[PDB]
Context: one part of a larger RNA, bound to proteins that are not shown
RNA sequence: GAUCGAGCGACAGGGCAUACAAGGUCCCUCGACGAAUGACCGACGCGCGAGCGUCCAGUAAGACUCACGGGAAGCCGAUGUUCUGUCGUACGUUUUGAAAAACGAGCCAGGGAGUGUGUCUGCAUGGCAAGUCUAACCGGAGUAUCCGGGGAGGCACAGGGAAACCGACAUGGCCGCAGGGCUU
RNA sequence: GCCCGAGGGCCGCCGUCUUCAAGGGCGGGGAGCCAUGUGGACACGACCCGAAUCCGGACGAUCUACGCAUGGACAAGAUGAAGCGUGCCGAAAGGCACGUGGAAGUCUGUUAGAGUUGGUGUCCUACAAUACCCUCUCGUGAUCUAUGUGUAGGGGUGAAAGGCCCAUCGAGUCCGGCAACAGCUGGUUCCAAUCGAAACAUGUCGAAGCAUGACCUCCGCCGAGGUAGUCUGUGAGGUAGAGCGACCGAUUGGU
RNA sequence: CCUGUCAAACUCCAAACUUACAGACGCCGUUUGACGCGGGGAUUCCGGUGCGCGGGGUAAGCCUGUGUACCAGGAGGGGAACAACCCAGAGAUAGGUUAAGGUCCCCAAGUGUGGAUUAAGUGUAAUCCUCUGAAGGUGGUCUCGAGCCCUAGACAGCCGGGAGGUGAGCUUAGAAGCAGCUACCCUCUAAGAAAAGCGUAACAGCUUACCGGCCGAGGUUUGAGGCGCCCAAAAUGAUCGGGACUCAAAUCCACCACCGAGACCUGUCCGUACCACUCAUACUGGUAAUCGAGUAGAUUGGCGCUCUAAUUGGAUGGAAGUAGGGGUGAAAACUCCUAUGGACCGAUUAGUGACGAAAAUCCUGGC
Numbered sequence: 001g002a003u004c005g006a007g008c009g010a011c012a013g014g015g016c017a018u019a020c021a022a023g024g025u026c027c028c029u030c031g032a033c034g035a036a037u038g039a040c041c042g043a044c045g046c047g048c049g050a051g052c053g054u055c056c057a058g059u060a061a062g063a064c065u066c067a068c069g070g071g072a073a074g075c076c077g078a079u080g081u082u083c084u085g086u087c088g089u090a091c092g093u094u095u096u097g098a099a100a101a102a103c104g105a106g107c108c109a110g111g112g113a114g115u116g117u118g119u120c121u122g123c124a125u126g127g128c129a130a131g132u133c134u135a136a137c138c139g140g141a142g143u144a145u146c147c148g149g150g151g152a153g154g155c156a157c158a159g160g161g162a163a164a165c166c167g168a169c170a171u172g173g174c175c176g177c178a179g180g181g182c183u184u
Numbered sequence: 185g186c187c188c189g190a191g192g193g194c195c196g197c198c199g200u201c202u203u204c205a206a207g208g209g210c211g212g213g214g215a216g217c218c219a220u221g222u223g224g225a226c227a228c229g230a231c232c233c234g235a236a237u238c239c240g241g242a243c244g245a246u247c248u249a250c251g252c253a254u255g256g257a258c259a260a261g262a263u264g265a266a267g268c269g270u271g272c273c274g275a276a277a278g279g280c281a282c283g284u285g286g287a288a289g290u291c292u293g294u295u296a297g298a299g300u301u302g303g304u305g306u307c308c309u310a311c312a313a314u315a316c317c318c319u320c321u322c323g324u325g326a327u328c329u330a331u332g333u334g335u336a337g338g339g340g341u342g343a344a345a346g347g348c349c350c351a352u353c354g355a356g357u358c359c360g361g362c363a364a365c366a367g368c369u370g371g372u373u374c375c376a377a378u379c380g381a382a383a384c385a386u387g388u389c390g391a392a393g394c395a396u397g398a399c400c401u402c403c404g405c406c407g408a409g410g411u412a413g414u415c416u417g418u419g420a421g422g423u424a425g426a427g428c429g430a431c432c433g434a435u436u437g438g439u
Numbered sequence: 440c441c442u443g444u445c446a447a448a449c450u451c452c453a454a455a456c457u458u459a460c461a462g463a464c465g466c467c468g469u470u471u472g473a474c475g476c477g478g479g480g481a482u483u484c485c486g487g488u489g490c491g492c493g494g495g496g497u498a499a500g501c502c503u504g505u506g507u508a509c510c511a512g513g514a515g516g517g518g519a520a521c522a523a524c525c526c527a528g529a530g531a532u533a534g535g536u537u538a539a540g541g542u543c544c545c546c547a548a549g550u551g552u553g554g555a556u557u558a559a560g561u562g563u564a565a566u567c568c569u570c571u572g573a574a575g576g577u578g579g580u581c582u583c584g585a586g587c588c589c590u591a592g593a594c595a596g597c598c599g600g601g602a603g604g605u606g607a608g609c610u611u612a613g614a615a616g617c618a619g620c621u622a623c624c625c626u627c628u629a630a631g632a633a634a635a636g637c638g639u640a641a642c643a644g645c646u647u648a649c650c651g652g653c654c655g656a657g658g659u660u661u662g663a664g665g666c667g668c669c670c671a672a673a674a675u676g677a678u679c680g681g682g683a684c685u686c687a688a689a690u691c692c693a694c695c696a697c698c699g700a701g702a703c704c705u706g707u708c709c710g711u712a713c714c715a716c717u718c719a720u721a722c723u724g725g726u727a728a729u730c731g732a733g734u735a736g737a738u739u740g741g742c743g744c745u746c747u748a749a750u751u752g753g754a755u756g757g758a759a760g761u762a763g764g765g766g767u768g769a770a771a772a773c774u775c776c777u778a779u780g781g782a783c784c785g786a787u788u789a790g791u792g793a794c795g796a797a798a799a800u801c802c803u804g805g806c
Base pairs, nucleotide, nucleotide: 009087010086011085012084013083014082015081016080017079018078023076024075025072026071027070028069031066032065037061042055043054044053045052046051091104092103093102106806107805108804109803110802111801116228117227118226119225120224121223122222123221124220125219126218127217128216131155132154133153137149138148139147140146159166160165169196172195173194174193175192179188180187181186182185197212198211199210200209201208202207231371232370234368238361239360240359241358242357243356249335250334251333252332253331254330255329256328257327258325260292261291262290263288267284268283269282270281271280272279273278297322298321299320302318303317305316306315337353339349340348341347374741375740376739377738378737379736384397385396386395387394388393400480401479402478403477404476405475409467410466411465413464414463415462416461417460418459419458420457421456425452426450427449433445434444437441438440486510487509488508489507490506491505492504493503494502495501515526516525517524530708531707532706533705534704535703536702540698541697542696543682544681545680549695551694552693553692554691555690556689562684563683575669576668577667579666580665581664582663583662584661585660586659587658588657596653597652598651599650600649602626603625607621608620609619635646636645637644709731710730711727712726713725714724715723742795744792746790747789748788749787750786751785752784753783760779761778762777763776764775765774766773767772
C1' cells in the first nucleotide's frame, strides 16, 4: 500500500517503529539578557478616498543563551519507513549549447591508466667553496651495506675570433633600497 | 634633518672581432661543484586501451581451381545421317521408292548421376555459420564421379566472375618483427585551501595539429610611485547629421 | 535667372564620441611592495548570446566583422517550462527588510482607492525562432477644436404652391426642360429653370430646384485624438500557464497598502589575507564598506593503502576481517559498542611504492 504520477533525493517539519552497549538530551509556565527590526490601542491633526502624519516610542515585541518551577525516557538525538512543504528532467563524456530523440553502462565484487634509463633546464633543501666531485678499480671489514684509498677525467676558475692570433674593472664617477651612525 | 651607504640602478673604462675612418657584436669589479626531493623538455612503448598496414620465417591443394595416373557411372523411349540392299526409270551419269543401317558435343526422361530459373515460398537465436519444399536445367559427352598424384603466396590455379588456393582472398594461414605509427574516438581512481583563463594575433604541406605572442598561475629581483573614473588644458580624427552659385560625379522642367 | 532631386569608393562645413600627453580630484601602493624586470609551469588558438554600430543576403534559430556585457565556467529570486531577458554575483547558521516580479483562485499579498475608456473575451503576451497582424476600409463608440446656419423658426419630415409670354430660337417631317446647336432673356409674385433627374415615338405624366404652412431646438460642414470593428484560411484536443474575468481579474491616468531572494541590514561561528605578541606556520588579541561563485590550468596543506627502519604499544581475559549499531571530523577518513571470528594487529617519525575507480561497446568471476 489496490483514487492515484515518474532522477528515486537535499534541507524543514509531522506519523508509526526501536532490549542493552557504544550518544543524553528534550518540552511547557514564568523570569533574565535582548541585534537588526518594530507595533496595537488611545489622543491630535490631514486626505474626495483607499489611507497617512504627530505623540505614546526606538517603548511592548524581538533570534540565541541562561536561571527558577513543572514534565517526557520511544522520551531527545539517532536509525528504518512514510507523509507534508520548498527546490529538483541522473552520472561521466562529446559539445557554443545535454534530461536529451548525441555517446557509454543489466547488477555486484575483484582487476584496471604519469613508469625507467640517459641527457638538458629550473626549483627547494644540504655539504664543501676558488674550487668541487670522484669513475672504473684497489685494500680492509661486521663481506652486495659499510671504513679507507683512487682526482683518470668532468664542470667552474677569461674572453673574443672562422682562423691565425691577441688577451680583461681585487673599482674611477653619480643616484640610491635595506641596514648603520648622528647632536634626528 | 645630516653622514656612511653592501646588494641594486645609470655611466665611464678595459679585452677581442670587424676596422683608411667610424660604428657595431661579444666579454669584463671572484661563485661554483656535488648530493637529495621535486617542476618541465627530448629519445626511447613514454599515462592506458583503441585500426586498416608493411616486412621475415614457416604451415597448408583432407576444401577448392586446373593438370596427370588408375578405376567406376549413365533405365527406357524418340528421331533416323552416311553406308548397303531391292525394285522401277535411264545409253550413261544418276534419279525415284521402299527397306536396311544406327550417326549425333541430337531429342524426351526426378534411370544412375550432375545442376539450380522462379516462388523474391519455408527457415532466418535455423535441422543447417548457405538448410527444406515445389517448379526448373543437364543427363554418350568440351560428360559425371572415387582414389592417388602434381602446381604455393606477389606465387599457384582460373572456358576470366578479381573466381578459387580448408566457413578467410583486389594478395592464404601461423608465429615473429610488435608494446608498428595516428595530429583521430574513448578512458585516466582520495579530501581541502589561494588565484583563475583562452576560444584571439604572427608563422606553419597550416586550418581535427603545432610553435611564437596575448591571456592564467607560481617564484625571485626592484623600491615609489600607479591610473580602471571624472574635470581642465595642449593635440590627433572626418563617422552621424548637413550641404554641394565649395570640388566631384549623378539627377528635373521652363521662358 | 527661375524651378525638382542625390552620393560606401563627393566635401565649403561638422558633432556626439574615441584617442596621445599633462595637471587636479578620486581610488590605489610604499609590513597586503604597487608600477616595472627576470625566470618556472601551463591551459588556449571549434565559441555562443543579448545590446549598439555594422557589411553580404528576400530572408533565416543565415554568413562574416566590431565594441561591450553575459553564457561557456554563474548559484539563488522572477519569467508556465526555458545557457546567456529581469533582479542578483554566493562561506555556514539565524532574525529582519527589500529587489525583479507580483497581490480573484490554483499560489504569499487587494476581489484596494479616485477617475475614464472598451463589448471585441478586444485584452488578461516587457524582450522573443517563441508574443503576429498589414496595405486598405469603418455614421461602432468616447473626447477635444474650427467654420457656417438658427425662435425674424434653422436641419429633416409632412401638407400646399410650383404659374404666364412660350410648345424659346435653331435643327427637323417632328423635338414642345430634358437628340444636337445657340441663347438662357421678363411678367405675375410669397415662390417657380430658356429646367437638375427619370419618364415619352414625340406629348402626357412624376419629382428637384425655388415660396408658403404645420412643427419647435439645436442643426450642418470640417479637423484631431482614444479604445474597438472589418480586412483575418490548416491539418490528433481550443486556450491568456490553467480556472475564469466585463462600473474588470481588460486598457489608460493617478494614488494607497501589501507580498516577495542567498541581495541589503543584523547575532554567532568557519575559512582566507593582513597586523600585534611569538621560535611557531603553537596559543592569545586585532583588522576586512574597500575578503568569501567558478570549467581548462598554475600554486599549497591534508586523508587512506603496501612493505622497510628507528622509537613505542595492543592480542587466546580474544588480533585482522565481516555484519549491525553508537561518537568525532567541512571532508578524505578516524574511533568505539555488540555479534561473528580464532590469530595476528598497530601508533609516531623517516622512508618505499605494481597506492585509491562509477564510467573506457573496459577485463574476469558471480548473479
Molecule: 23S ribosomal rna, nucleotides 531 to 1365
Organism: Haloarcula marismortui